[PDB]
RNA sequence: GGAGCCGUAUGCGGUAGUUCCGCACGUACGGAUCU
Numbered sequence: 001g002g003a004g005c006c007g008u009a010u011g012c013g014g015u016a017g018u019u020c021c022g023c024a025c026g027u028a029c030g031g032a033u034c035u
Base pairs, nucleotide, nucleotide: 001035002034005031006030007029008028011023012022013021014020
C1' cells in the first nucleotide's frame, strides 16, 4: 500500500397531517484484524 470491519449516537428529503416511507453511516467518535 490493497481488501475496508463492528458498534453508539444520529442525519437529509418528501408526502399526508405529523403518522409514515427511503438512502446511507454518514456531518461525528473508538479498536482492531489479513497480506